[PDB]
RNA sequence: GCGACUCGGGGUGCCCU
RNA sequence: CGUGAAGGCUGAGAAAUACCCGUAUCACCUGAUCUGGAUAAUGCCAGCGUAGGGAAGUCGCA
Numbered sequence: 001g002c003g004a005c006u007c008g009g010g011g012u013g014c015c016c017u
Numbered sequence: 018c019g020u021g022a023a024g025g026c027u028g029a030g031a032a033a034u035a036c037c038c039g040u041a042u043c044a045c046c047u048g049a050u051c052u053g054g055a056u057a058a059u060g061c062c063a064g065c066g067u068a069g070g071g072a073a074g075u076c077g078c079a
Stems, first nucleotide, its partner, number of pairs: 001078006007039004012033001013026003045070003051064003
């Protein structure tokens, strides 16, 4: 620095043609 | 009519056999009852926005 795992964080609107 | 599933738009994802993000300008919250643009309608597009807050450990890479 990257990757994986674990845990954790977040958003779930607009229309009924 | 009046609504709300099926369904339609944007989208990584609109409750998804999920998606995105974890030290942080490309998760998200705030500002924001914010500004210009289009839409049938909606942060749907564009600004502020290197803004303030924001969630990390382990293992490995011959």